[PDB]
RNA sequence: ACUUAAGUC
RNA sequence: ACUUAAGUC
Numbered sequence: 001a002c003u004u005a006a007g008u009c
Numbered sequence: 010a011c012u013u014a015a016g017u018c
Stems, first nucleotide, its partner, number of pairs: 001017008
């Protein structure tokens, strides 16, 4: 930095 | 975009 799962803007 | 976890780099 990204991808996945959940959550929040 | 950010948060929590798991993964890749």

This is an experimental structure of RNA, with 18 nucleotides shown. The depositors describe the entry as "TNA modification at 3' end of RNA primer complex with guanosine dinucleotide ligand G(5')ppp(5')G". Method: X-ray diffraction, resolution 2.2 A. The entry became public in 2021. Crystals were grown from: 0.1 M HEPES sodium pH 7.5, 1.5 M Lithium sulfate monohydrate. Primary citation: Giurgiu et al., Angew.Chem.Int.Ed.Engl. (2021), "Structure-Activity Relationships in Nonenzymatic Template-Directed RNA Synthesis". The entry is indexed under RNA, nonenzymatic RNA extension.